Solved structure of RNA, 17 nucleotides shown. The structure was determined by X-ray diffraction at 2.5 angstrom resolution and released in 2019. Entry title: Human Argonaute2-miR-27a bound to HSUR1 target RNA. The work is reported in "Structural Basis for Target-Directed MicroRNA Degradation" (Sheu-Gruttadauria et al., Mol.Cell, 2019).
[PDB]
Context: bound to proteins that are not shown
RNA sequence: UCUGUGA
RNA sequence: AA
RNA sequence: UUCACAGU
Repeated sequence: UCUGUGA
Repeated sequence: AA
Repeated sequence: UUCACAGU
């Protein structure tokens, strides 16, 4: 920075 | 969600 | 750029 999960 |  | 957490 991305990626994912959750409200 | 339930 | 609603937010936290977790991976790298």